The PDB entry is titled "Solution structure of the MLV readthrough pseudoknot". An RNA structure with a sequence from Moloney murine leukemia virus, in which 56 nucleotides are resolved. On the sample the depositors note: RNA was prepared by in vitro transcription. The 2011 paper behind the entry is "An equilibrium-dependent retroviral mRNA switch regulates translational recoding". An Rfam search finds the family "Gag/pol translational readthrough site" in it. The literature on the family includes a 1990 paper in Virus Genes by ten Dam et al., "RNA pseudoknots: translational frameshifting and readthrough on viral RNAs". The family has 8 seed sequences and 3,368 matches in Rfam 15.1. It is annotated as a cis-regulatory element. Gene Ontology term of the family: viral translational readthrough. NCBI's taxonomy places the organism under Viruses, Riboviria, Ortervirales, Retroviridae, Murine leukemia virus. Released in 2011, the model rests on solution NMR data.
[PDB]
RNA sequence: GGUCAGGGUCAGGAGCCCCCCCCUGAACCCAGGAUAACCCUCAAAGUCGGGGGGCA
Numbered sequence: 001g002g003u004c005a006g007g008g009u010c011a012g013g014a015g016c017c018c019c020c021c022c023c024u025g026a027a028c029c030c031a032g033g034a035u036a037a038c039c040c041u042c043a044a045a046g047u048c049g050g051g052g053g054g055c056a
Stems, first nucleotide, its partner, number of pairs: 002035003006030004010025004015055007
Other pairs, nucleotide, nucleotide, family: 005031cWW
């Protein structure tokens, strides 16, 4: 190298869009906890997650 947890981010889950908080994506980034040795691109699409705004 890596697997699990916390914060950020973009989409999915909600008639059209937008914001918020919630869960997910071998999704990625950050430092640490356990520990032994190295870097990026490739990441988006289908039917009741909730609340509000303009149409009902």